[PDB]
Context: bound to proteins that are not shown
RNA sequence: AUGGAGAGG
DNA sequence: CTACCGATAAGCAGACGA
DNA sequence: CCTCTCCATG
DNA sequence: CTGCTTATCGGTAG
Ligand code: G2P
Numbered sequence: 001a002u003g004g005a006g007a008g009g
Numbered sequence: 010c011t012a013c014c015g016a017t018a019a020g021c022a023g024a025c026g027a
Numbered sequence: 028c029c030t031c032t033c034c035a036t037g
Numbered sequence: 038c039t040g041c042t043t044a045t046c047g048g049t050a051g
Stems, first nucleotide, its partner, number of pairs: 001036009010051004015046006022039002
Other pairs, nucleotide, nucleotide, family: 015047cWW020042cWS022040cWS
C1' cells in the first nucleotide's frame, strides 16, 4: 500500500 | 402471385450493479 | 451508511 | 432484468 477475517449502531 | 423486401420484432443473451 | 479490532503478504 | 443483434413470416411490391 495491497489483500483478508471477525465485530459495533 | 407467391415472392420475399426486410421491416422489425422480441427476444438473449449475463449486463450492471449491491 | 458510518465505525472498531485483529491478520497475512509483497 | 435491457442495450441491441439474427431471424420468422405476413401483405404490398413488380
Ligand atoms: P431494536 O431494539 O429492534 O430497534 O433493534 P434492531 O433493529 O433489532 C438492531 P439495531 O442495531 O439497534 O438497529 C437500530 C439502528 O442500527 C438502525 O436504525 C440503523 O440506523 C442501524 N443499523 C444496524 N445495522 C445497520 C446496517 O447494516 N446498515 C444501516 N444503514 N444501519 C444499520